[PDB]
RNA sequence: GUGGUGAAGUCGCGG
RNA sequence: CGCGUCACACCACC
Ligand code: NMY
Numbered sequence: 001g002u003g004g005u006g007a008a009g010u011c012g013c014g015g
Numbered sequence: 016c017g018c019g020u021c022a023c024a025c026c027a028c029c
Stems, first nucleotide, its partner, number of pairs: 001028006009021001011019004
Other pairs, nucleotide, nucleotide, family: 010020cWW
C1' cells in the first nucleotide's frame, strides 16, 4: 500500500 | 438517517 474486522474520533456529500 | 474518504487498533496479503 491493499483487503478483513473493531458500540460511542475527523471530513465530505445527501436526507 | 444513508453513503464515501480519513484517522485509530487488531488480523491478513502481494
Ligand atoms: C470505526 O468506526 C469502526 N467501524 C468501529 O468499530 C471502531 O470502534 C472505530 O472505527 C474506532 C464513523 N464516522 C466512521 C467509522 O469508520 C468509525 C466510527 N467510529 C465513526 C468506518 C471506516 C470503515 C469501517 O467503519 C471500519 C465498507 C466501506 C466503508 C468502511 O468504513 C467497509 O467499511 C466494511 N475508531 O471508514 O469501505 O463498508 O470497520 O465512518 N468493513 N463504509

Released in 2005, the model rests on X-ray diffraction data to a resolution of 2.95 angstroms. The RNA has 29 modelled nucleotides. The 2005 paper behind the entry is "Molecular recognition of RNA by neomycin and a restricted neomycin derivative". The model includes bound neomycin (NMY). Crystals were grown from: MPD, magnesium sulfate, potassium chloride, sodium chloride, cacodylate, pH 6.0, EVAPORATION, temperature 298K. The depositors describe the entry as "Molecular Recognition of RNA by Neomycin and a Restricted Neomycin Derivative".